[PDB]
Context: bound to proteins that are not shown
RNA sequence: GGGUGCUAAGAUUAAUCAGGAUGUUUUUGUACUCGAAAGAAGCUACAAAGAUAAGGCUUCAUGCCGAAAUC
DNA sequence: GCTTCTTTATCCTGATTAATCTTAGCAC
DNA sequence: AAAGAAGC
Repeated sequence: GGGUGCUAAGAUUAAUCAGGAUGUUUUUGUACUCGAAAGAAGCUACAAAGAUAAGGCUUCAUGCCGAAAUC
């Protein structure tokens, strides 16, 4: 002077698990527009239901895997 | 065919384990 | 950073 070891703190960050609320888009309902109604339009908003990396698993469920690493 | 240029979803709550650097206090 | 349709 570097390296390293035990401890404690300070400052950074990594891996992994359990959860929330969104966002996107589909469909429907309602509102808005048009129509005499049935309705049409699918814009615009709210709500609901479906999908949410493409797609898969088996053991039917507090179910499981799917964006890294393996070169 | 070749070059240009637009486009591209997120904010949090709870927890555990681990690492690195830097100060300290000891030491091969 | 890079997909890929737009643009010419």
Released in 2020, the model rests on X-ray crystallography data to a resolution of 2.76 angstrom. An RNA with a sequence from Streptococcus thermophilus, together with DNA: 107 nucleotides with solved positions. The entry also contains CRISPR-associated endonuclease Cas9 1, not shown here. Crystallisation conditions: KCL, MgCL, BaCL2, MBP. The depositors describe the entry as "Crystal structure of Streptococcus thermophilus Cas9 in complex with the AGAA PAM". The work is reported in "Catalytic-state structure and engineering of Streptococcus thermophilus Cas9" (Zhang et al., Nat Catal, 2020).